[PDB]
Context: one part of a larger RNA, bound to proteins that are not shown
């Protein structure tokens, strides 16, 4: 060391399970601005002096809420109160504010259009009107008035 | 031709006009559901009812309404399935009268509808922060409020206690004004027939009570009732009108309160919900809550398209709390590592 027989061990295209470490989702915990049940009282209406429901618009600021109604997030007064404030998303800006804002309460003014809609109609939020008065002269303004039924003169 | 009201909308309770079937009966048609749903029509804070032409039948009692008994009795009843009293007793609450109305108005009294004021704590350690822990104090007619960077009687706003009204509602008590309304004792009533309803009561031996038809009294020497009827005996006086409380309810207003719920739960709705969406219309009908104590919401740089996205820097106690942001489960889907195949 050549050959012959026998016989292991390596594999992973992928997969599998366990663990690590994530991704999805949004459970569970915790919470709560929001409902449920009732108790003791109170009230039990609102409308032609125009409701309830909207439709438009209105801010320095585009939109929607939300407040107000062309005096339009608002006006007057009368009270309370004592430093901030010009609703909310939601901020910026010009800025108000002890000459008492902004907030709160009680009155009051102002309240566009549709709606019982009530001057006729009408496909709500429009369309056509008479009709007193008063003003402009030019093609209109302002304040009112025009529905229906019922009860009296 | 002239003042004066109504109109319409809006919870639920009242009254009144009409009125079902599912369904039970193990079938179904009397019958139950049930005078219920539903539809119309009307009021008030309640409505309705209400003073004996009631009951009872004791030793008689005295309107109406509601609650506990009686009593699941007595009865109704294809006597089936089921409906189902009252008589009297206990209590709420009381009254009874002939306008027990309604609306303004002024006065007096209390209320609501903004408000004020309000007590006592420090040191130390640990923590991002104390309210927690030690130690020592205070105040209480205020000690289980809700907050503050982790749990406070003493840090805020509060509790306990004390008390403010210029205006305008609302209660109540007095007077005064005006709208209406004030019967006088009850005749087409009462009672009868016919066909119905209603009574717990289905004709039933059915009293009483409504009535559509069709009739018809007596009239206190009188009439209705006492469950067929009659007779005795009690009781009461229709056909005139009113009458508070106790009793039902909640679209609301306040002030409490819960072995109620905590984002599939609790309203359909914690959010821009009766929304989006669906439907021609009636009508139907949702999902969707949380950074952090504080935006302190990441200046800047760096890759990328001046873009998504990320890394770093900073900020916070945290940043796999970074905005789709508490905790982050499983289902599902990757990436390592070990062994197996």
């Nucleotide at each position: 060391g050549u050959c012959a027989a026998g016989u292991a061990a390596u594999g992973a295209a992928g997969c599998g399970c366990a663990c690590a470490u994530g991704g999805u989702g949004g459970a569970u915990g915790c919470c709560u601005u929001g409902g449920c049940a009732g108790u003791c009282a109170g009230a039990g209406g609102c409308g032609a002096u125009g409701a309830a429901a909207g439709a438009c618009g209105u801010g320095a600021c585009a939109g929607c809420c939300u407040g107000c109604g062309a005096u339009a997030a608002g006006c007057u007064u009368c009270g309370g109160g004592g430093a901030g404030g010009c609703g909310g998303c939601a901020a910026u800006a010009u800025c108000c504010u002890g000459u008492g804002a902004u907030c709160c309460g009680g009155a009051g003014a102002u309240u566009u259009c549709u709606g019982a809609a009530u001057g006729g109609g009408g496909a709500a939020a429009c369309c056509c009107a008479c009709u007193u008065a008063c003003c402009a002269u030019a093609a209109g303004g302002u304040a009112g008035g025009u529905a229906u039924c019922u009860u009296g003169u | 031709a002239c003042a004066a009201g109504a109109a319409g909308c809006g919870a639920a309770c009242g009254a009144g006009g009409g009125g079902a079937a599912g369904u039970g009966a193990a079938a179904c048609a009397u019958c139950u559901c049930a005078g219920u749903a539903c539809c119309c029509u009307u009021a008030g804070g309640a409505a309705a009812a209400g003073a004996c032409a009631u009951c009872a039948a004791a030793u008689g009692a005295g309107a109406u309404u509601c609650c506990c008994c009686a009593a699941g009795u007595a009865g109704c009843g294809g006597c089936g399935a089921g409906c189902g009293a009252a008589c009297g007793g206990g209590g709420a609450g009381a009254a009874g009268c002939c306008g027990a109305u309604u609306a303004a108005u002024g006065c007096u009294a209390a209320u609501g509808u903004a408000g004020a004021a309000g007590a006592a704590c420090a040191g130390c350690g640990u923590g991002g922060g104390a309210a927690a822990g030690c130690u020592g104090a205070c105040c209480g007619u205020a000690g289980u409020a809700g907050g503050u960077g982790a749990u406070a009687g003493u840090c805020c706003u509060g509790u306990a206690u004390u008390c403010g009204a210029a205006a305008c509602a609302u209660u109540a008590g007095c007077g005064u004004u005006a709208a209406c309304a004030u019967a006088u004792u009850a005749a087409g009533u009462a009672g009868g027939g016919c066909g119905g309803g209603a009574c717990a009561c289905g004709a039933g031996a059915a009293a009483u009570c409504c009535u559509g038809u069709c009739u018809g009294a007596a009239g206190a020497u009188g009439g209705g009732g006492g469950g067929a009827c009659c007779a005795u005996c009690c009781u009461c006086c229709a056909a005139g009108g009113c009458u508070a409380a106790a009793u039902a309810c909640u679209c609301c207003u306040g002030a409490c309160u819960g072995a109620c719920c905590g984002a599939u739960a609790g309203u359909g709705a914690a959010c821009c919900a009766g929304u989006a969406c669906c439907g021609u219309g009636a009508g139907g009908g949702a999902a969707a809550g949380g950074c952090g104590a504080a935006a302190a919401g990441a200046a800047c740089c760096c890759c990328u398209g001046u873009g998504a996205g990320g890394g770093g820097a900073g900020u916070g106690a945290a940043a796999u709390a970074g905005a789709a942001c508490c905790u982050g489960a499983a289902a599902c889907c990757g990436u390592g590592u070990g062994c197996g195949u």